Annotation: Solved structure of RNA (alfalfa mosaic virus RNA 3' UTR), 36 nucleotides shown. The structure was determined by X-ray crystallography at 3 A resolution and released in 2005. Crystallisation conditions: 2.45M ammonium sulfate, 0.01M magnesium acetate, 0.01M mes, 0.001M samarium chloride, pH 5.6, VAPOR DIFFUSION, HANGING DROP, temperature 295K. It was solved together with Coat protein. Guogas et al. published it in Science in 2004: "Cofolding organizes alfalfa mosaic virus RNA and coat protein for replication". Sample source: rna synthesis dharmacon research.
[PDB]
Context: bound to proteins that are not shown
RNA sequence: AUGCUCAUGC
RNA sequence: ACUGCAUGAAUGCCCCU
RNA sequence: AAGGGAUGC
Numbered sequence: 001a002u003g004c005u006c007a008u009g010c
Numbered sequence: 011a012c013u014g015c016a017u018g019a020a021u022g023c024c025c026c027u
Numbered sequence: 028a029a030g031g032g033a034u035g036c
Base pairs, nucleotide, nucleotide: 004022005019006018007017008016009015023035024032025031026030027029
C1' cells in the first nucleotide's frame, strides 16, 4: 500500500 | 459507530464550480 | 480534500 472507496441491507 | 458481516459497482466515468 | 450537473444534445 485498491490490504481502498462507495452504495445496499433493523 | 464514520463498528461488523454480507452483497454489488471501474458511471470509482464524463462535464462543471 | 468540498460542491453541483442525466439538457451527460